[PDB]
Parts: sequence; C1' cells; structure tokens
RNA sequence: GGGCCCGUAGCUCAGUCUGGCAGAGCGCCUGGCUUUUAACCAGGUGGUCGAGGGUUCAAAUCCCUUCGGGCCCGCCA
Repeated sequence: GGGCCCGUAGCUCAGUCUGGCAGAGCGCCUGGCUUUUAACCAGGUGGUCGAGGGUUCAAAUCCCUUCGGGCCCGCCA
C1' cells in the first nucleotide's frame, strides 16, 4: 500500500443486525425532606448521531467517500 474496530448530550455507554419523532446512567437547576450540607424522594434540564454523497416516501440504522484514534495482515533491512 490493503483490511477490521471505535466516534451518538458536559462525562461514561445502549440503540445500527432487520430503516419509521433520540434513550439510559452520571452530572446540572429547582422544590421537598433535614436545624443546615452531602447522602436520599420527586420533577425538570439538555442533540439529530464527527463531516459529506447516495439509497429510499423516509437513514443514527443500509451502500460509497472523507476526517480523527486505536489494532491486525503485508512490505522495507
């Protein structure tokens, strides 16, 4: 040169097989509880899936390309 895995909320990860309004946990705001803080109960908060193209009525999901991180085969002596 060639091939595989990874990227999705501020952090850590599901969801992709087999398309149909984006999901949890932690964290953050508030209230309550409590003499007061944490701990602890409830509610709320927050994006469009690294980027682009195609496919489709419709793509985080399927195909191609690209960017960035890691891994393997192959070459160099």

The RNA from Methanocaldococcus jannaschii has 77 modelled nucleotides. Crystallisation conditions: 100 mM MES, pH 6.0, 0.2 M zinc acetate, 10% PEG8000. The 2020 paper behind the entry is "A substrate binding model for the KEOPS tRNA modifying complex". It was solved by X-ray crystallography to 3.1 angstrom. Rfam match: tRNA. About the family: Transfer RNA (tRNA) molecules are approximately 80 nucleotides in length. Their secondary structure includes four short double-helical elements and three loops (D, anti-codon, and T loops). Further hydrogen bonds mediate the characteristic L-shaped molecular structure. tRNAs have two regions of fundamental functional importance: the anti-codon, which is responsible for specific mRNA codon recognition, and the 3' end, to which the tRNAs corresponding amino acid is attached (by aminoacyl-tRNA synthetases). tRNAs cope with the degeneracy of the genetic code in two manners: having more than one tRNA (with a specific anti-codon) for a particular amino acid; and 'wobble' base-pairing, i.e. permitting non-standard base-pairing at the 3rd anti-codon position.